This is an experimental structure of RNA (P-site tRNA SufA6) with a sequence from Escherichia coli, with 78 nucleotides shown. An Rfam search finds the family "tRNA" in it. By type it is a transfer RNA. Rfam describes the family as follows. Transfer RNA (tRNA) molecules are approximately 80 nucleotides in length. Ions in the entry include magnesium and zinc. Crystals were grown from: 5% PEG 20k, 5% PEG 550 MME, 100 mM TRIS-ACETATE, 200 mM KSCN, 10 mM MAGNESIUM CHLORIDE. The PDB entry is titled "The 70S P-site tRNA SufA6 complex". The entry has 48 different proteins, among them 30S ribosomal protein S3, 30S ribosomal protein S17 and 50S ribosomal protein L33. Lineage of the source: Bacteria > Pseudomonadati > Pseudomonadota > Gammaproteobacteria > Escherichia. Released in 2018, the model rests on X-ray diffraction data to a resolution of 3.9 A.
[PDB]
RNA sequence: CGGUGAUUGGCGCAGCCUGGUAGCGCACUUCGUUCGGGGACGAAGGGGUCGGAGGUUCGAAUCCUCUAUCACCGACCA
Numbered sequence: 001c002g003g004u005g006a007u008u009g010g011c012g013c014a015g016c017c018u019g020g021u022a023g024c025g026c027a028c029u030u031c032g033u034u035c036g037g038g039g040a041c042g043a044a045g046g047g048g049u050c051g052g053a054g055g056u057u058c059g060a061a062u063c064c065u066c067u068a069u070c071a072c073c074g075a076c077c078a
Base pairs, nucleotide, nucleotide: 001074002073003072004071006069010026011025012024013023052066053065054064055063
C1' cells in the first nucleotide's frame, strides 16, 4: 500500500441480516434472608459519549462513505 476482522459502562460480552422508553454476567457502597456470615436468591439504584466526522431516514451505536489506532494475509523498496 491493497483485501477483511476488531473499537459498547468499571471489566468481560450479546446487541448483528433495518422503525427501543439504551442490555447481560461479574464487580461493590448499601438496605433486607439468616445466631450473625469480607457468600449467593433478591430489591432499588450511581456509572456508557456504544471509536471520530459527514450522509440516508420521522428517528442512526446498529445503514452507506471517509478518517483516526491495533491486528491477519498479500504486495511496495530509487